[PDB]
Context: bound to proteins that are not shown
RNA sequence: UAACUAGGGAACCCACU
DNA sequence: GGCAAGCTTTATTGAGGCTTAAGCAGTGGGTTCCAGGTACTAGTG
DNA sequence: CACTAGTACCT
DNA sequence: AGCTTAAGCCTCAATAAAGCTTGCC
Numbered sequence: 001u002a003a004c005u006a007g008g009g010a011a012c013c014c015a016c017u
Numbered sequence: 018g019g020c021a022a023g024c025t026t027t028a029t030t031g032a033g034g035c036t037t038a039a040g041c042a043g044t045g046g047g048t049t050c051c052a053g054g055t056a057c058t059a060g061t062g
Numbered sequence: 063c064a065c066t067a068g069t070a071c072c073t
Numbered sequence: 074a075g076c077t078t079a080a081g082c083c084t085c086a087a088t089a090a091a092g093c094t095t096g097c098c
Base pairs, nucleotide, nucleotide: 008051009050010049011048012047013046014045015044016043017042018098019097020096021095022094023093024092025091026090027089028088029087030086031085032084033083034082035081036080037079038078039077040076041075052073053072054071055070056069057068058067059066060065061064062063
C1' cells in the first nucleotide's frame, strides 16, 4: 500500500426482415 | 388643309412549349483504403 | 570524394 | 433505372399607343 477507460471515417459486398 | 374616326405599324404583354434537381423501406458482418513525390542530408564505399 | 538510402518537408 | 413535378427559360397571339390616311368641314 490498488496507479479506472474505451477513440476514426468512406466506399463496396454479403446476409436478415 | 386641319382635325378625326379609322387603318396600319410597333412594341407589348400575357399565354403555350422545353431542361433539371431530388427524392427513392428498414439492421448487422466482412474487406479495403486513407500520401506520394521530391529534397536534402548521412552514412558507407 | 561519390552513391544511395532514409526520412523530413511540399502538394 | 426511371419516374415526376415544379421551375426557370423560349416562342406566339391580342392589343393599345403612334403615326399615317383620307373623309368631312